Source information:
This is an experimental structure of RNA (U4atac snRNA) with a sequence from Homo sapiens, with 64 nucleotides shown. It comes from the structure "Structure of a hPrp31-15.5K-U4atac 5' stem loop complex, dimeric form". Liu et al. published it in Rna in 2011: "Structural basis for the dual U4 and U4atac snRNA-binding specificity of spliceosomal protein hPrp31". Lineage of the source: Eukaryota > Teleostomi > Tetrapoda > Homininae > Homo. Among the 2 different proteins in the entry, which are not shown, are NHP2-like protein 1. Crystallisation conditions: 0.1 M sodium cacodylate, pH 6.4, 20% v/v PEG550 MME, VAPOR DIFFUSION, SITTING DROP, temperature 393K. Released in 2011, the model rests on X-ray crystallography data to a resolution of 3.3 angstroms.
Context: bound to proteins that are not shown
RNA sequence: UACUGUCCAAUGAGCGCAUAGUGAGGGCAGUA
RNA sequence: UACUGUCCAAUGAGCGCAUAGUGAGGGCAGUA
Numbered sequence: 001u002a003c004u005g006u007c008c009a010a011u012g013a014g015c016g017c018a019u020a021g022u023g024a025g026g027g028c029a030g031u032a
Numbered sequence: 033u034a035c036u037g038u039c040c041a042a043u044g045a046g047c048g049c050a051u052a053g054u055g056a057g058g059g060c061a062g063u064a
Stems, first nucleotide, its partner, number of pairs: 001064008014054002021047002025040008
Other pairs, nucleotide, nucleotide, family: 009056tWS012055tSS012056tHS013055tHS016051tWS018021cHS019048tWS023044tSS023045tHS024041tWS024042tWS024044tHS
């Protein structure tokens, strides 16, 4: 990323601190 | 997500608005 199963979701999922701060992996292409 | 290829990366990847603000998909299990 995709598929399945299930639980949530605009009648609101997720965010919410530091900014004279943060501090690790990432993008893209091919394959499953 | 795994793997492969390539590029970039601590000589810094990625983040960074508005809080009388933000505004969409997200969590768990299994398979690839």